The RNA (25S rRNA, nucleotides 1443 to 2360) from Saccharomyces cerevisiae has 781 modelled nucleotides. The structure was determined by electron microscopy at 2.62 A resolution and released in 2023. The entry is indexed under rRNA pseudouridylation, IRES initiation, confomation, eEF2, RIBOSOME. Ions in the entry include magnesium and zinc. The work is reported in "Regulation of translation by ribosomal RNA pseudouridylation" (Zhao et al., Sci Adv, 2023). Entry title: Hypopseudouridylated yeast 80S bound with Taura syndrome virus (TSV) internal ribosome entry site (IRES), eEF2 and GDP, Structure II. An Rfam search finds the family "Eukaryotic large subunit ribosomal RNA" in it. Rfam 15.1 lists 107,465 matches to the family in 2,616 species.
Context: one part of a larger RNA, bound to proteins that are not shown
C1' cells in the first nucleotide's frame, strides 16, 4: 500500500430551553430548568513531584482522538513581598572528616580512637592591643528529619492573580545600649504567713545537683472548645385556595494584657473500731482518715481592656455623582450515654516497660563587690535601636505528579452539616463544587450487566460453578463434643407498622436563737 | 408532719387501626452429619499456584566460659552477635493440647582417648661418595587402632513342617543379620494387583464412610497415634434453596445497526 472509510470512539445516572458573541455553537458565556459529588465529598487546604500549568489581554494553523467562538493549547505580558509560617539550630537510626593502621594503588577500617588534639573568664593598664597578671575547662570535627525538639502575630481590610507575609489596628521575642521612677541598706544584700506559700522588685562567681525539653497502646469517667439541637425577641426572605405566633436566615468577637477560676497535690487544727470517707471502675487512713479551715499549679472557663471604631443585618436619601452618605439593630437564654477535639485524675497489657541532643530555669555553693544622705544593685515597670539570606504563584489529580497520553492505574496526610439509622453503612438533602467523558436515530440476531420465570427442584456439572434462600432487632430454644475458654447467632420457633394511651426510670430549690 | 419547679429517652404494656401489612427501599449468617489436612492468629510465588507450602507456640539436640563459639574482611592498631555472658549468644530439627517416641553405633558422619602404637611431609640427623646425589634412621597433624552417640544421616528378613472334620499356626526346626518393624495406623493425600472384600449410604455408587490387614512399598521429633477450636483447603451425604438442567420464554440499559465527524491494527 490493500485491509479501510473498516474495527472502534459503549464504565464514572444527564440532559433541556432561550438570549449573546460569532463567518460558523450539541460543546463558549449568561439566564431558566432538571440532575449529580452527599461533609473518609466530584468541597477547602496541604507533603513529595511539577514548573509558571496561576492571571489578564489577543488569538484557534497544529493540540483537546467530535468540535471549539472555548483551553492546563498558541503569542505577549503581569504576578509569589515575613524579626513572629518554614527552613537555617539540634540530635535520631546512621553517614563521615582528622590522628593513626592497612592497601601495588583506586582507596580500605575507625569516630575516640595507642595524638603534645584547648577555648573561657574577669580584669591589668587606662603607652593599647588584647600583648603584660593569676583564675575556670578531659572535651576532641562535621554531615544527619520542610512530619521528631525548637523563642516570638493576631484580627479586620486589600489584589485579574500576594497575604498569619501587603494596609490599618494591636500584640510579642532576641540581641544590643541605656535613663528616669520604684525597690533595697545607717542591724548592709526585702518583708509576711504556724504552715503549705505570697509578692513589682528584693546581689550571688568557679563548681555541682536537680528539673523542664523528653515522650506506649487501649479502655471507661469527668471537663473545656468548636459543631448540632433549641426558646424568646430584634431585623431580611419565602409560603400564604387553605393551615402554619410558620418555613429559611444575620444576631460575631482573634493573638496579647489585667483581675479571676480546678481536679490533683499540699498544709494547720484534731485522734478515728460501733471503722469511716470513697470510685462508673476499689482504694485510701495512727507512717494521721473523716471533718472544720487554708495554700498552690491557671489545662480551661468568666469579665474586662483589645472591642465596636472592626464584621454582620438591614432601613432611607442620590445615581458619568470620585464614588457614596445618614440612621437602626446587632440582645437574653436551655440542653446532652450527641459529633469531633484537647485535657485530667485513673485504669488494663507486656521474658514488649514504650528516643536524643540543642536549648531554659531553679536550687546548694559562698567568689567578689557594694550603704549617703543614695554608693551599689536590680529576673519590677516605663523608654531607645536592629532583626540579615532563600522559599512564598498555581495543581495535588477520572487533565498540571508517575504509569510513551489530556491513561477506569497508582501516589502521603488534616477539617467533615440535617434525617433515617447501632453506625464515617447504605439512601436523600443543605454550604461549596461539577454537570465532564464524541453525538444523532432506530430498537434485528449475537453479545455485556441487571432481573423475573409455571410444574419439577441438581435429575446439570469432574465438582451446586453461578445464582436463590437466610440476613436488623427483641422474646424463646439451643446437641454431639470439648484442652472446660468454647461450640453457639448451633440447630430451631415467634413478635416487628401506625395511632391513642398507660406504667416506671430523674435533677435542683426547699424547717425546731 | 418534705412540696413547688424544670426536663432527656430508654425499657415495659395494653387498646384501637389495615386488603395479615410493618428490620416494608436501604441494610443484612444458609445450616446439618462427617472424613483427609494444617492446632490456632500470622506470611509468600508483584504478573496463571494462598495451600496441606513458610513461620509460629511447645519440644528435644549442638557448640561455647571471652587467649571463647558463630559468623565478617584483600590486609588492617579491623569488624557482627555484643551497651552481650549460659535464664546467653550462636546452629540444627520437629512443630500447639494429649498419649508416646520401640530396636539398631554394623556402614556413612561427628566425637573422646593415647608416644605400646604401623603408615609418616618439608626443615633437622647420620653413612658412603670428589660433588652434583643416593640410602638410612628418627618422623608432627591426619589416616590406621580402640571407645562413645541414632530427637545424627539412617535402618529395622527368609524358608519347612505343626492343634479331634474342614482352616490357621499358640509351638517346633533351619539359614541368617547391626538390629530383624515395637507400640500404634491404614487400600490412608503412603495398596501394584484394585473398582481388594465385608457392612453402611443409593433404584443404581470406580466417590464418602466404618471395618479387615502377609502392609508392591505405614510406622514413631526423617516423628506415631489422636485431637477442642479455627479454615476464601480438600472430600462425600442430608435439609433449605433456587432457570444448573428438564426447556426455555421475556423484559431493561449499552453495544451491535445506519448517519454527521474522527479513525487504527494484526495479517498479506
Nucleotide at each position: 500500500g490493500g485491509u479501510a472509510g473498516u474495527a472502534g470512539c459503549a464504565a464514572a445516572u444527564a440532559u433541556u430551553c432561550a438570549a449573546a458573541u460569532g463567518a460558523g455553537a450539541a460543546c463558549u458565556u449568561u439566564g431558566a430548568a432538571g440532575a449529580c459529588u452527599g461533609a473518609a465529598g466530584u468541597g477547602g487546604g496541604g507533603a513529595a513531584a511539577g514548573g509558571u500549568u496561576c492571571c489578564a489581554c489577543g488569538u484557534c494553523a497544529a493540540c483537546a482522538g467530535c468540535a471549539g467562538u472555548u483551553g492546563g493549547a498558541c503569542g505577549u505580558g503581569g504576578g509569589u513581598u515575613a524579626g513572629u509560617c518554614g527552613a537555617u539550630c539540634c540530635u535520631a537510626a546512621g553517614a563521615g572528616a582528622u590522628g593513626g593502621g592497612g592497601a601495588a594503588g583506586c582507596u580500605c577500617c575507625g569516630u575516640u580512637u595507642c595524638a603534645a588534639a584547648g577555648g573561657c573568664c574577669u580584669g591589668a593598664u587606662u603607652u593599647u592591643a588584647u600583648g603584660c597578671a593569676g583564675g575556670c575547662c578531659a572535651c576532641c570535627a562535621u554531615c544527619g528529619a520542610a512530619a521528631g525538639g525548637g523563642a516570638a502575630u493576631c484580627c479586620g481590610g486589600u489584589u485579574a492573580a500576594g497575604a498569619u507575609u501587603c494596609c490599618g489596628g494591636a500584640a510579642c521575642c532576641u540581641g544590643g545600649a541605656u535613663a528616669u521612677g520604684g525597690a533595697u541598706u545607717c542591724u548592709u544584700c526585702a518583708c509576711g504567713g504556724u504552715a503549705a506559700c505570697g509578692u513589682a522588685a528584693c546581689u550571688g562567681a568557679a563548681u555541682g545537683u536537680g528539673g523542664a525539653g523528653a515522650c506506649g497502646u487501649c479502655g471507661g469517667c469527668g471537663c473545656g472548645a468548636g459543631c448540632c439541637c433549641u426558646g424568646g425577641g430584634a431585623g431580611g426572605a419565602g409560603u400564604u385556595a387553605u393551615c402554619u405566633u410558620u418555613u429559611c436566615u444575620u444576631c460575631u468577637u482573634a493573638a496579647c494584657a489585667g483581675c479571676u477560676u480546678a481536679u490533683c497535690a499540699c498544709c494547720c487544727c484534731g485522734g478515728a473500731a460501733u471503722u469511716g470517707g470513697u470510685u462508673u471502675a476499689u482504694c485510701c487512713g495512727g507512717a494521721g482518715a473523716u471533718g472544720g479551715g487554708g495554700u498552690c499549679u491557671u489545662a480551661u472557663g468568666g469579665c474586662u481592656g483589645g472591642a465596636a471604631g472592626a464584621g454582620g443585618c438591614c432601613a432611607g436619601c442620590a445615581c458619568c455623582u470620585u464614588u457614596g452618605c445618614u440612621g437602626g439593630c446587632u440582645c437574653c437564654g436551655g440542653u446532652g450515654c450527641g459529633c469531633u477535639u484537647g485535657u485530667g485524675a485513673c485504669g488494663g497489657c507486656c521474658c514488649g516497660u514504650g528516643a536524643a541532643a540543642a536549648u531554659c530555669c531553679a536550687c546548694a555553693g559562698g567568689a567578689a563587690g557594694g550603704a549617703a544622705u543614695a554608693g551599689u544593685u536590680u529576673u519590677c515597670a516605663u523608654g531607645c535601636c536592629a532583626g540579615g539570606u532563600c522559599g512564598u504563584a498555581c495543581u495535588g489529580a477520572u487533565a498540571a505528579c508517575c504509569g510513551c497520553a489530556g491513561c477506569a492505574g497508582g501516589u502521603c496526610u488534616c477539617c467533615a452539616a440535617g434525617g433515617u439509622g447501632a453506625a464515617c453503612a447504605g439512601c436523600c438533602u443543605c454550604u461549596a463544587g461539577u454537570u465532564g467523558a464524541u453525538a444523532g436515530a432506530a430498537u434485528a440476531a449475537u453479545g455485556u450487566a441487571g432481573a423475573u420465570a409455571a410444574g419439577g427442584g441438581a435429575a446439570g456439572u469432574c465438582g451446586g460453578c453461578a445464582a436463590a434462600a437466610u440476613a436488623g432487632a427483641u422474646c424463646c430454644g439451643u446437641a454431639a463434643c470439648u484442652u472446660c475458654g468454647g461450640g453457639a447467632u448451633a440447630a430451631g420457633g415467634a413478635u416487628u407498622g401506625g395511632c391513642u394511651c398507660u406504667a416506671a426510670g430523674g435533677g435542683u430549690c426547699g424547717g425546731g436563737u | 408532719a418534705c412540696g413547688a419547679u424544670c426536663a432527656a429517652c430508654u425499657u415495659a404494656g395494653a387498646a384501637c387501626u389495615g386488603g395479615u401489612a410493618c428490620g416494608g427501599a436501604c441494610a443484612a449468617g444458609g445450616g446439618g452429619a462427617a472424613u483427609c489436612u494444617g492446632a490456632c492468629u500470622g506470611u509468600c510465588u508483584a504478573a496463571u499456584u494462598a495451600a496441606a507450602a513458610c513461620a509460629u507456640a511447645g519440644c528435644a539436640u549442638u557448640g561455647c566460659g571471652a587467649u571463647g563459639g558463630u559468623c565478617a574482611g584483600a590486609a588492617a592498631g579491623u569488624g557482627a552477635u555484643g551497651u552481650u555472658g549460659a535464664c546467653g549468644c550462636a546452629a540444627u530439627g520437629u512443630g500447639a493440647u494429649u498419649u508416646c517416641u520401640g530396636c539398631c553405633c554394623a556402614g556413612u558422619g561427628c566425637u573422646c582417648u593415647g608416644a605400646a602404637u604401623g603408615u609418616c611431609a618439608a626443615a633437622g640427623u647420620g653413612a658412603a661418595g670428589a660433588a652434583a646425589u643416593u640410602c638410612a634412621a628418627c618422623c608432627a597433624a591426619g589416616c590406621g587402632c580402640g571407645g562413645g552417640u541414632a530427637a545424627a544421616c539412617g535402618g529395622c528378613g527368609g524358608g519347612a513342617g505343626u492343634a479331634a472334620c474342614u482352616a490357621u499356626g499358640a509351638c517346633u526346626c533351619u539359614c541368617u543379620u547391626a538390629a530383624g518393624g515395637u507400640a500404634g495406623c491404614c487400600a490412608a493425600a503412603u495398596g501394584c494387583c484394585u473398582c481388594g472384600u465385608c457392612a453402611u449410604c443409593u433404584a443404581a455408587u470406580u466417590a464418602g464412610u466404618g471395618a479387615c490387614g502377609c502392609g508392591c512399598a505405614u510406622g514413631a521429633a526423617u516423628g506415631g497415634a489422636u485431637u477442642a477450636a479455627c479454615g476464601a483447603g480438600a472430600u462425600u451425604c442430608c435439609c433449605a434453596c433456587u432457570g444448573u438442567c428438564c426447556c426455555u420464554a421475556u423484559c431493561u440499559a449499552c453495544u451491535a445497526u445506519c448517519u454527521a465527524g474522527c479513525g487504527a491494527a494484526a495479517c498479506c